[PDB]
An RNA structure, together with DNA, in which 24 nucleotides are resolved. Keywords: DNA-directed RNA polymerase, transcription transferase, DNA translocase, ATPase, TRANSFERASE-DNA-RNA complex. Among the 5 different proteins in the entry, which are not shown, are DNA-directed RNA polymerase subunit beta, DNA-directed RNA polymerase subunit omega and DNA-directed RNA polymerase subunit beta'. The PDB entry is titled "Structural basis for transcription reactivation by RapA". The entry also models zinc and magnesium ions. Liu et al. published it in Proc.Natl.Acad.Sci.USA in 2015: "Structural basis for transcription reactivation by RapA". The structure was determined by X-ray crystallography at 4.7 angstrom resolution and released in 2015. Crystals were grown from: 0.1 M HEPES, pH 7.0, 50 mM magnesium chloride, 5.2% PEG3350, VAPOR DIFFUSION, SITTING DROP, temperature 297K.

Context: bound to proteins that are not shown
RNA sequence: AUCGGCUCA
DNA sequence: ACGACTGAGCCGATG
Repeated sequence: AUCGGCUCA
C1' cells in the first nucleotide's frame, strides 16, 4: 500500500 | 440518466 473486519466523536 | 462524510485506532492478508 488495495481490500475485508470491527469499536468511539 | 447520474451520485455516494469528516477525522484515526487496531487487526488481517497478497500484488